[PDB]
RNA sequence: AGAGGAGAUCUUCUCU
RNA sequence: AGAGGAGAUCUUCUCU
Numbered sequence: 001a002g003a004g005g006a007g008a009u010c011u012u013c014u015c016u
Numbered sequence: 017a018g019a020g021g022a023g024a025u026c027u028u029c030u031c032u
Base pairs, nucleotide, nucleotide: 001032002031003030004029006027007026008025009024010023011022013020014019015018016017
């Protein structure tokens, strides 16, 4: 770096 | 706000 897994922050749309 | 869908940035781990 690509990918798989996980998380934060921000963003766009919809439902509630 | 919760949830569903999508994206960016950052982060942890593994494979390549």